[PDB]
RNA sequence: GACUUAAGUC
RNA sequence: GACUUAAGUC
Numbered sequence: 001g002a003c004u005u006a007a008g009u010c
Numbered sequence: 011g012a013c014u015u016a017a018g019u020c
Base pairs, nucleotide, nucleotide: 001020002019003018004017005016006015007014008013009012010011
Other pairs, nucleotide, nucleotide, family: none
């Protein structure tokens, strides 16, 4: 630094 | 569809 999902925020 | 963190993947 990437992707996915979740939580939270929006 | 956005951001953050985590997990998982990379």
An RNA structure, in which 20 nucleotides are resolved. Zhang et al. published it in ACS Cent Sci in 2016: "Unusual Base-Pairing Interactions in Monomer-Template Complexes". Crystallisation conditions: Potassium thiocyanate,magnesium chloride,30% w/v Polyethylene glycol monomethyl ether 2,000. Entry title: RNA primer-template complex with 2-methylimidazole-activated monomer analogue-3 binding sites.